Shown are 879 nucleotides from a PDB entry: RNA (23S Ribosomal RNA, nucleotides 2242 to 3120) from Mycolicibacterium smegmatis MC2 155.
It was solved by cryo-EM to 3 A.
The entry also models zinc ions.
The reconstruction used 101,909 particles.
It holds a match to the Rfam family "Bacterial large subunit ribosomal RNA". The family has 102 seed sequences and 51,934 matches in Rfam 15.1.
The work is reported in "A new family of bacterial ribosome hibernation factors" (Helena-Bueno et al., Nature, 2024).
[PDB]
Context: one part of a larger RNA, bound to proteins that are not shown
RNA sequence: GCACUACGAGUAAAGAUGCUCGUUACGCGCGGCAGGACGAAAAGACCCCGGGACCUUCACUACAACUUGGUAUUGGUGCUCGAUACGGUUUGUGUAGGAUAGGUGGGAGACUGUGAAGCUCACACGCCAGUGUGGGUGGAGUCGUUGUUGAAAUACCACUCUGAUCGUAUUGGGCCUCUAACCUCGGACCGUAUAUCCGGUUCAGGGACAGUGCCUGGUGGGUAGUUUAACUGGGGCGGUUGCCUCCUAAAAUGUAACGGAGGCGCCCAAAGGUUCCCUCAACCUGGACGGCAAUCAGGUGUUGAGUGUAAGUGCACAAGGGAGCUUGACUGCGAGACGGACAUGUCGAGCAGGGACGAAAGUCGGGACUAGUGAUCCGGCACCUCUGAGUGGAAGGGGUGUCGCUCAACGGAUAAAAGGUACCCCGGGGAUAACAGGCUGAUCUUCCCCAAGAGUCCAUAUCGACGGGAUGGUUUGGCACCUCGAUGUCGGCUCGUCGCAUCCUGGGGCUGGAGCAGGUCCCAAGGGUUGGGCUGUUCGCCCAUUAAAGCGGCACGCGAGCUGGGUUUAGAACGUCGUGAGACAGUUCGGUCUCUAUCCGCCGCGCGCGUCAGAAGCUUGAGGAAACCUGUCCCUAGUACGAGAGGACCGGGACGGACGAACCUCUGGUAUACCAGUUGUCCCACCAGGGGCACGGCUGGAUAGCCACGUUCGGACAGGAUAACCGCUGAAAGCAUCUAAGCGGGAAACCUCUUCCAAGACCAGGCUUCUCACCCUCUAGGAGGGAUAAGGCCCCCCGCAGACCACGGGAUUGAUAGACCAGACCUGGAAGCCUAGUAAUAGGUGCAGGGAACUGGCACUAACCGGCCGAAAACUUAC
Numbered sequence: 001g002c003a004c005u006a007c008g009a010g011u012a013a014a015g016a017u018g019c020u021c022g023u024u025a026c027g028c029g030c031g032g033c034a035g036g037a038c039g040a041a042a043a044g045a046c047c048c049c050g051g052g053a054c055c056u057u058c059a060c061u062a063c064a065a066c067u068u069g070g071u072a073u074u075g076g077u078g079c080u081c082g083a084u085a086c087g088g089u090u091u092g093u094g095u096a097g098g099a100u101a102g103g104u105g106g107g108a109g110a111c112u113g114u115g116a117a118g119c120u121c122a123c124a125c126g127c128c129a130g131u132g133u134g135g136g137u138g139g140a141g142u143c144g145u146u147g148u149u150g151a152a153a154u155a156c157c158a159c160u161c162u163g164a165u166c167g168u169a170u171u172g173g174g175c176c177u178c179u180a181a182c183c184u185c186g187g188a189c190c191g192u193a194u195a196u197c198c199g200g201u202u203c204a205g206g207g208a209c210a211g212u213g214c215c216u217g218g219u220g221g222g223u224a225g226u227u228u229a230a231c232u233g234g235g236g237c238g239g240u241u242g243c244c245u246c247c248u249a250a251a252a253u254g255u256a257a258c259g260g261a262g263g264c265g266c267c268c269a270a271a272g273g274u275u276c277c278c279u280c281a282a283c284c285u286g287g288a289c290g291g292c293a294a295u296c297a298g299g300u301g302u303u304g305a306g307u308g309u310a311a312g313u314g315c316a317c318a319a320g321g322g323a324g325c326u327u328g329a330c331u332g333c334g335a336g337a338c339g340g341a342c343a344u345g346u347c348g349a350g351c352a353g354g355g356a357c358g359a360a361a362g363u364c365g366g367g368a369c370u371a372g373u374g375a376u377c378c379g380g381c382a383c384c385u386c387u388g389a390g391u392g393g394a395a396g397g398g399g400u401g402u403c404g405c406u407c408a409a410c411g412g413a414u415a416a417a418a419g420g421u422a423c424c425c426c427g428g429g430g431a432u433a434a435c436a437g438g439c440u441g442a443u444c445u446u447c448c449c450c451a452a453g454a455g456u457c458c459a460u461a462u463c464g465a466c467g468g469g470a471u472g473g474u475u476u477g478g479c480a481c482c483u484c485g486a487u488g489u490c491g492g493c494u495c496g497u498c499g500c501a502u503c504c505u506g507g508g509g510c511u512g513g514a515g516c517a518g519g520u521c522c523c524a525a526g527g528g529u530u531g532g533g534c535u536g537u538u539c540g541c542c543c544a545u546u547a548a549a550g551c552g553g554c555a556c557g558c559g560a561g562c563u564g565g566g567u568u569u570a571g572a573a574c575g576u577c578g579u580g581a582g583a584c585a586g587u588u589c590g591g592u593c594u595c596u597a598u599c600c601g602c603c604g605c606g607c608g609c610g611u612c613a614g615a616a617g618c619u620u621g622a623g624g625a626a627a628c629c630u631g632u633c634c635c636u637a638g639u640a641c642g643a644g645a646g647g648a649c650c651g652g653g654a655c656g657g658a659c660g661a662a663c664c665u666c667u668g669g670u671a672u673a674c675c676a677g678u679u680g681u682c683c684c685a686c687c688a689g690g691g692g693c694a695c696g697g698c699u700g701g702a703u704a705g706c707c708a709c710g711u712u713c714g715g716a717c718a719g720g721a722u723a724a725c726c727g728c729u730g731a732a733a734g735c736a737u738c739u740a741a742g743c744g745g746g747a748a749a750c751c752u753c754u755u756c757c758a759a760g761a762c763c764a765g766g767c768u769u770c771u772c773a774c775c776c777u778c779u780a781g782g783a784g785g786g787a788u789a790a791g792g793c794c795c796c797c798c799g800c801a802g803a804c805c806a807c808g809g810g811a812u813u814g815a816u817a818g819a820c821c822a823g824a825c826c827u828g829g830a831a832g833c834c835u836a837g838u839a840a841u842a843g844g845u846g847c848a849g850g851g852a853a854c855u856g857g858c859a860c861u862a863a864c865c866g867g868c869c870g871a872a873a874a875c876u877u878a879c
Stems, first nucleotide, its partner, number of pairs: 002018002006023005026608008035600003039595002047429006053421004059226005065219003069215005075178002078175013092161001102160005118137008182206003186203006229241003238258001242264006265410001266308001267367002272326007280304001282300005306315002309372001311370003330353004336347003342411001355364003378404007386397002436483001437481001438479003442476001444472001446470004453463002490565001491563003495557001496554005503528003506523006530544005571589001573587002575584003609760001613771007623757004629657007641646001659714005667708004674701005679694006719751002725745004774786005791869004796810004816862003820857004825851003832845005
C1' cells in the first nucleotide's frame, strides 16, 4: 500500500490477522468496552554527531568612548634652570720617604736684572700638617743618580682623569605677565511689529590655555567577528597522541584492541680511525693493619663477567681490557639493491683528489646493530667567473654550505583564540545512551553432592562449615540486535488472568512427637487471603483483629480506562561549586494529561439461508459456563495422656463472619401529573376561593415502580478413579521385599453429583400433531409464472418486555389500554353555610374533601367493510 483482516505453541530484524504445525469458526448488520493493529497527530524537545543563535570572561583580534605628548590655528615683553663644544683656572694628605707624589711621554736644563734667593701683606683651600695665587723690601737663585721608594723629582714641558669654577657659540626645558587670535548659556542694543532661535555692534570676563585637524602611547566585554581537537564497548571524568625493543603474531614478510612490559627527545674530542698486545666473572689456598669483599701470590675456571644508555639479535676469532700515533666525525661521485599509497627511510662494492695508521697486505665517508627527532612557506649569515628594467654601478634576486619551530594534537587547518544555555533552534541517527523486549547469568534466587562438626553420648530430630554441581530469569549489571519521519516513565484506582517455589483450610512419613502446642519434609492450586497511623513513595515500622493476613509472570499487566503526589521544561529561594554566564548526582514553594473506533478481540441484540414438502407443541443432550471459603460455643469429657499444672483424637448438635442469587410481606431510601402548611410578587374586576413564577420556591408526609440498610435461600449428601503414604499374598535370590504375576485402603485437586446455556452438534437429532391439492406457459424434458391450505408477518390496543429490533398478551365469539363505578391506600378534616369572638381564629355539618400506579365490576372510547407471505424430482439394495 492492499484485503472474503481468528486463536494457541513456535519461527523471524530477537513482541506476527498475513510464515509453520494444529485448534476453532454458517453469510450480513445494530448498540456498547477499549486489550492489539508497536493505533492518529507533530521528519523525538531527552542522548550523540554537524551547523546556528544569544549570554559570560584575567580566550584571540579589532573598533566606539575616555585619556597622554608633538605639531598647525598661535602672538608680544620678561626671568630661570640645564646640555653640549672650545679656551682658561684650580685640587689630588695611605702604608716607606728632605715632603700634600693623580696617569702617561719627553727629558739634562727652567732660569735674573722690561729686576732671583730671603723676609712681609692679602686672597681661597686646608689634615694652620701645609699648600697654590697676587703685592711689597732687598738683590744675583733654584736644580741632574738627589738617599729611602712599585712608581723621582715642586727641574721643566705636552696630553689627560676625578671634583670645583669662569667665560664665549649653539641648543633644550620651567615659570610669571600683556592683548590681539580664539573662547563665554555674563549684561545691554539693533535686524524686529511679533522672537529665551540666529546673526551683528558694544561692555565685562578668561586667554595663547582650552576646543578642533594630523601623528602618537595607555585604558578599553561598552560593542563586533570568531576559536574552544580527536580516540573512546553512548558521551563526560580519567588516560593516550611521535620514535625505538620484546611477547600476543599461528617456524618467510606483515597483522588489531583503552592487550602484556620497558625506553627515547641524549652522551663521547674520545667512548671516533688505524696498528700491536691481552682474557674475564666466580670459587679454593697463603698473606700487617684488612674484615665475605681494597692491593699481592699460586691453582681451578670456555663464558655464567663486560659491552655509555631499554630490550632483542650478536660478540671469547672477540664487537670485551691496555698502549702508540692520529682526525675519514673527509671533498666530487656512486654500478646494484631493501622497503614502500605518496612524501619519507636504509645498505652498498668501486673510481679520483687530498690524508691517518701499517714493513706490507690493507682498513678508515663517526660510535657492535636498531631510538636521541620536524615537511613546506618565510627569513639570517659565509662563499661564488650567475642576473642586474636606457647605459656604468648599485639595490634587489640566484646558486653552494649552513642556521631559526615541546609546530609533542609530533604528515605540522591561523602568525594570532576559553566557557554557558533548563530560554534555546535546525539537519540527521535506532550507525549511539535512558524505559521496555532479546542474548548472557558475573551478581541475585531456589535447590542439590561429600560430611568436619554442634546437638551432653549420637554426622544426618534439627542446624550443617572448607570445597564441589546445577535450576529460575524477580535484583544490580555486561552486550548494543527492533523502535529516535515518537514503542509516553514511578506510585495509586478500576478490572483481571496464569504459575506453584503453599499463608489458611485438606491428606501423610520422621521427631530430641507423654497431652495441649511445635520442628522438618512429601502430596495438594478448589476457595479464601482485613481495616487504619507515617511517608509521593514500592518497601518498611507501628495500632486492632483474623483460619490466613502467600510469593511471583503478564511492556517491573492495565494513562485511545482514570489520577498526577515524585522525577525531568520555563519562575523564585537556601546550602555548596565557579571571577562570570551558570551548575549540583542536595533541598524548598508553584506548574495545560488531546482523539467522533475502520479492522481483529470482547459483552449483548437482530436479519438471511440451511438442516430434501409446508408448519406447530414438548424435548435428548455431545460441548460449554457458574459455584467450591470458614469461625465460635455445647455434649462425648474435666474423660485418654499427665506426679501435678494443663488437657484431647474420632463422633454428634446449635449459632455466626465474608461472598452470591432471587424477591419487595416487614424496616429504610427515592418520589418533577399525590395531599397539606407557608414567604415574596403578578393575575383571575373585588371579598371568599384559587393560579403563574421563585431549585418541585421552601417545608411535613407519601401508595406503585426501582432499590439496600431489608427478607428468604445457597456452598451440599452419595459414588468412581487417584497423589503422597499404608498394606496382603510372593519369587527372581532356600532369607528378606507393597511388585516382578495378582488384590486392597487413600485428600477441599480430577470425573460424576448442584444451577444455567445448548442440534449452525454439517453425524444440523427425537416423540408427536396439523395441511396433505389447483391452474397457466414453453416444449414434454425440465423449468418458469400465478392462486391456495395448515401457519406466520405487517397494520391496530398494550406490557413490570424493551436503545431499535426482538419477546409476551389482546383484537367485537373482546375486559387489551383509557374513561366511569366501588374498594384498598396516602394526605389529614375541603368549598358553601351556621355559631362564638372586636380581631387573629376556633367548633358543627363530616373518617370530610382531593388523589397515580394495586384489586374487582362495566363495551362508554379505540382494537377497523385488510393487505403480504406461505406445501413434495427421483434412483439402488435389503426386506